[PDB]
Context: bound to proteins that are not shown
RNA sequence: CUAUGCCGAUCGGGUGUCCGCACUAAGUUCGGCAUCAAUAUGGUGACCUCCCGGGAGCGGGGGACCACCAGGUUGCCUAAGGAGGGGUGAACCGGCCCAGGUCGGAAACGGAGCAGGUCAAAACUCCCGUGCUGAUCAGUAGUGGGAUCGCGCCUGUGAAUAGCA
Numbered sequence: 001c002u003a004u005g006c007c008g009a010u011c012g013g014g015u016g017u018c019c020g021c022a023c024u025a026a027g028u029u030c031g032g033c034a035u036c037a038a039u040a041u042g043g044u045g046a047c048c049u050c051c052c053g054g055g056a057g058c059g060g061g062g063g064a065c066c067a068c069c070a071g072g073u074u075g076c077c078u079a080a081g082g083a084g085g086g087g088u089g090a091a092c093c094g095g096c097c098c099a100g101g102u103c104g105g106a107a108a109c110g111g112a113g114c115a116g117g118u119c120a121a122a123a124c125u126c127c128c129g130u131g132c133u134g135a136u137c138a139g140u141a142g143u144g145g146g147a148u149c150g151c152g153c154c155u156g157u158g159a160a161u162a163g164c165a
Base pairs, nucleotide, nucleotide: 002163013154014153015152016151017150018146019145023142024141025140027137030134031133032132033131034130035129036075037074038073039072041070042069044067045066048063050061051060052059053058082128084127085126087124094119095118096117097116102111103110104109
């Protein structure tokens, strides 16, 4: 200097795919340990003290304090503590029923009590609930960076992008 593209035609910024990532949110799963007390009434069982009566076994009645079950009203309890469910009850000492035996008695009948059976109410233990604890994972997902010569989204505008000799 020829020629190039078409309305954005030159020039650009975030993102998302990406990472042996960091961390959180929201979930799943599996363990550990822990799981209160007063007072009101009633019941149950020990233990203890008073009486009444009887020839004994025993009968009649009232308290003491403890544990425990129903369960009234609660709290200067709580990290949380439900009046939740279940097993075992042994060796032989938690009750209750207690055959036989044994004992008391003339008898009636009673007492201790084994076995056995049984359990709202010895104790122990388990489950649920509740609290605290470690562990567990991604067909939960979100910025905090890295990454980013393409492939997929969001935003930009000049006219100027790459050969010639």